[PDB]
C1' cells in the first nucleotide's frame, strides 16, 4: 500500500 | 426525511 467487512461524514442522482 | 445507486473522505477492524 492494496484488497475483504462494518459505521460515520460528504458529494452526485434517482425514488417514496 | 426515508431508501436506492455511485464516487469521495474518514473510523474500526480481518486480510496479503
Nucleotide at each position: 500500500a492494496g484488497a475483504g467487512a462494518a459505521g460515520a461524514u460528504u458529494u452526485u442522482u434517482u425514488u417514496u